[PDB]
Entry title: Ribosome-SecY complex. Solved structure of RNA (23S RIBOSOMAL RNA) from Escherichia coli, 19 nucleotides shown. The entry also contains PREPROTEIN TRANSLOCASE SecY SUBUNIT, PREPROTEIN TRANSLOCASE SecE SUBUNIT and Preprotein translocase secG subunit, not shown here. The structure was determined by electron microscopy at 9.6 angstrom resolution and released in 2008. Primary citation: Menetret et al., Mol.Cell (2007), "Ribosome binding of a single copy of the SecY complex: implications for protein translocation".
RNA sequence: ACAGGUUAAUAUUCCUGUA
Numbered sequence: 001a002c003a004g005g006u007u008a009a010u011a012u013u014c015c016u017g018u019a
Stems, first nucleotide, its partner, number of pairs: 001018005
Other pairs, nucleotide, nucleotide, family: 001012tSS006011tWH007009tHS
C1' cells in the first nucleotide's frame, strides 16, 4: 500500500516484488 501469487473456504490482511 500497490501489482502479482496463493486456500476446499481468508486477502490492499498470508507469500513475493516493489513502497